Context: bound to proteins that are not shown
RNA sequence: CGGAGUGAUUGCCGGCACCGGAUGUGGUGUGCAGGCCUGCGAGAUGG
RNA sequence: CAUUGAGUGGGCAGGCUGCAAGCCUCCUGCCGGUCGGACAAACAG
RNA sequence: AGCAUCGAGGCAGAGCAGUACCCUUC
RNA sequence: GGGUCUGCGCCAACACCAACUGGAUCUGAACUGGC
Numbered sequence: 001c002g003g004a005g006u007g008a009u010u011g012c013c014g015g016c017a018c019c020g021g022a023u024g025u026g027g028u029g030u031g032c033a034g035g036c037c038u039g040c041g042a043g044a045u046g047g
Numbered sequence: 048c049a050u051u052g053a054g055u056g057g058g059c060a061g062g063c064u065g066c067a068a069g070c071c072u073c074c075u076g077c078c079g080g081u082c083g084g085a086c087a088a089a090c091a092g
Numbered sequence: 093a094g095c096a097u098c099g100a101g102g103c104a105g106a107g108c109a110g111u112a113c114c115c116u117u118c
Numbered sequence: 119g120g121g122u123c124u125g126c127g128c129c130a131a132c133a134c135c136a137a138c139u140g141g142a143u144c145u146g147a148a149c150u151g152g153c
Base pairs, nucleotide, nucleotide: 002074003073004072005071009068010067011066012065013062015032016031017030018029019026035059036058037057038056039055040054043051044050045049046048076153077152078151079150094144096143097142107126108125109124110123112122113121114120115119
Other pairs, nucleotide, nucleotide, family: 001075tHS008069cWH020024cSS033060tWS041053tHS042052tHS108128cWS115116cSS125127cHS127130cSS146148tWS
């Protein structure tokens, strides 16, 4: 090369939404999920 | 009892898995190449 | 140099949390 | 923006000082092509 772990990161196609005037929080901005919050929790490892 | 952890009830949302790559830690290689800056000469550029 | 790191106030003061309170002037 | 009030979970099980002046934190520029 390939295997496991991890599902994070980057880039792009959409659309949606949100901002920024002290020298725009713009170093020409940001975010975007087979999901999240709250309960039960099979089991497995340690008491 | 703590840790971890399959699913599941409720609620709230949502590109009703969007696509391409594979970074990183570990395990394991094959062929070919350098090995003539090789005991230092600017972070080997 | 890895071109990595952004609260405010204070300093004779607890720090932090609270969907608590007053203005004692935010 | 000042004071009051209620608590000690915030080294998130226990395990500290009511600790805290960056004398710190975070992080390895990571190796030659293709299979």